[PDB]
RNA sequence: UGCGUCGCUCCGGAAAAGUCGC
RNA sequence: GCGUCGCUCCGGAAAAGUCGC
Ligand code: PAR
Numbered sequence: 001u002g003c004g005u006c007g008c009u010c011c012g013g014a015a016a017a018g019u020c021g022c
Numbered sequence: 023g024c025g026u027c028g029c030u031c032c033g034g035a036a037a038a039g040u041c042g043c
Base pairs, nucleotide, nucleotide: 002043003042004041006039009035010034011033012032013031014030018027020025021024022023
C1' cells in the first nucleotide's frame, strides 16, 4: 500500500413519478 | 402551497465487495 471499474452502504444536494400527513 | 418518506438524478466518502491492471 497505487490506479481504474461496476456494485453495496453512508452523507450533502436538486428542476427530483410518487407516498403519507396538514 | 407546507412538511415527511420514495423514484430518479448530481456530487462526496468509505481497506477487510467485484473485476482488471
Ligand atoms: C445506476 O443507478 C446508475 N446511476 C444509472 O445511471 C443506471 O441506469 C442504473 O444503475 C442501471 O439501471 C439505486 N438504488 C438504483 C439505480 N438504478 C442505480 C443507483 O446507483 C442506486 O443507488 C448509484 C450507485 O450507487 C452510484 O453511486 C451511481 O448511482 C452510479 O452512477 C455513486 C456514489 N454516490 C459515489 O461513489 C459517486 O457519487 C458516484 O456515484 C459518481 N457520481